An RNA structure, in which 59 nucleotides are resolved. Crystals were grown from: 0.17M Sodium Acetate, 0.085M Tris-HCl, pH 8.5, 25.5% PEG-4000, 15% v/v glycerol, VAPOR DIFFUSION, SITTING DROP, temperature 298K. The entry also contains Lysozyme C, not shown here. Method: X-ray diffraction, resolution 2 A. The entry became public in 2013. It comes from the structure "Crystal structure of the aptamer minE-lysozyme complex".

RNA sequence: GGGUUCAUCAGGGCUAAAGAGUGCAGAGUUACUUAGUUCACUGCAGACUUGACGAACCC
Numbered sequence: 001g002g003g004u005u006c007a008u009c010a011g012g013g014c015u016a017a018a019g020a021g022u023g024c025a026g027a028g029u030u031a032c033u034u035a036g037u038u039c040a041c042u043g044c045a046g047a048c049u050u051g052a053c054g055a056a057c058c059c
Stems, first nucleotide, its partner, number of pairs: 001059006008052005014046002023044004028039001030035001032036001
Other pairs, nucleotide, nucleotide, family: 007053cWW013047cWW018022tWW019021tHS019038tSS028040tHS029040tWS031039cWS033035cWS
């Protein structure tokens, strides 16, 4: 310096299919929209992915 795994963070979407729009649960500032079980706002979760200081082991 790269692979596998791990730890603490930061960020980014994605969350069967279909559908313009629905990850789950709330909300309601009329903004957006063809209004919406799909949408401005608030939580929460999973599989990822990117980045940062690193650890173990392998090349």
The entry also models sodium and magnesium ions.